[PDB]
Solved structure of RNA (gRNA (85-MER)) from Flagellimonas taeanensis, together with DNA, 109 nucleotides shown.
The 2026 paper behind the entry is "Structural basis of RNA-guided transcription by a dCas12f-sigma E -RNAP complex".
The sample was in a buffer at pH 7.6.
Keywords: dCas12f, Full R-Loop, RNA BINDING PROTEIN, RNA BINDING PROTEIN-DNA-RNA complex.
NCBI's taxonomy places the organism under Bacteria, Pseudomonadati, Flavobacteriia, Flavobacteriaceae, Flagellimonas.
It was solved by cryo-EM to 3.42 A.
The entry also contains Nuclease-deactivated Cas12f, not shown here.

Context: bound to proteins that are not shown
RNA sequence: GAGGGUGCUUGUACACCCAUAGGGUGAGGUUAAGAAUUACACUCACUAAGUGUGAACAACACAUACAACUUGUGGGAUAUACG
DNA sequence: CGGGTATCCCACAACGCTAG
DNA sequence: CTAGCG
Numbered sequence: 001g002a003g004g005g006u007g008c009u010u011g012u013a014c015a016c017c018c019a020u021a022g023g024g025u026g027a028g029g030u031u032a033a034g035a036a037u038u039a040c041a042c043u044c045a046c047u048a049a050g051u052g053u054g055a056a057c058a059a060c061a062c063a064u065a066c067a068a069c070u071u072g073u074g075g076g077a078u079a080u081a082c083g
Numbered sequence: 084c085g086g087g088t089a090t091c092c093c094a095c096a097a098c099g100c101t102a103g
Numbered sequence: 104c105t106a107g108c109g
Stems, first nucleotide, its partner, number of pairs: 003018003007014001009068004023047006029040002032037001050062004070097009082085001098109006
Other pairs, nucleotide, nucleotide, family: 002019tHS004049tSS006015cWW006063tWS013064cWW018048cSS041081tWS054058tHS081086cWW
C1' cells in the first nucleotide's frame, strides 16, 4: 500500500480485520563444493484475516448499499511470461 | 521452440424407468 | 436407498 479474509456466487464502494503473502516455511529428487552451505520457472505440500458467548485453533449466534446471477464439460485459436 | 496458461471462439449437456 | 439397463 497494492492484494486478500468474513459479509450466498460475480462486479463496484463499503465497516472490522491480514498483509515483507510477488512471503514464511515444510517434504522429496537432482546438482555444485574439502566443509559450512548454495541452487533448481524441479515436483508436492502447509501457514493471516469481523464481533459476542465460549478455558478453547470445538461450536453456535449476529454481521453493508447498489447492479447482476445459465452454469458446467470438451475441443479448436492466439497471446504474455519465462528456458 | 517446452509445458502451462491467461483469454477468445464454438459445440454439447444438464435421463428415465425398474428391481432388489 | 442404490444399482442396473437402454